[PDB]
Context: bound to proteins that are not shown
RNA sequence: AUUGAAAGUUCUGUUUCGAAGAAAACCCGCCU
DNA sequence: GGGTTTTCCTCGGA
Numbered sequence: 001a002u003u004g005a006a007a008g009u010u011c012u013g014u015u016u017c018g019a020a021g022a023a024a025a026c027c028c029g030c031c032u
Numbered sequence: 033g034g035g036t037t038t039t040c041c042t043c044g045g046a
Base pairs, nucleotide, nucleotide: 015046016045017044018043019042021040022039024037025036027034
């Protein structure tokens, strides 16, 4: 000690199950 | 002198 004094909107609950970026390709042709 | 070409880009139940 006031339109002030007293007041929990709290409890329970899987985004879970499944699927190869995979196949093809020469830095190679000469330099006292 | 060459410095990449296709193919698919989520399906369902609350």